[PDB]
C1' cells in the first nucleotide's frame, strides 16, 4: 500500500 | 457515518 478488524464518539 | 488499537497479505 492492500485485506480485516477490537474499541470509541 | 467519523475517529480508531490488535490481527493479516
Nucleotide at each position: 500500500g492492500g485485506c480485516u478488524a477490537a474499541g470509541a464518539c | 457515518g467519523u475517529c480508531g488499537a490488535a490481527g493479516c497479505c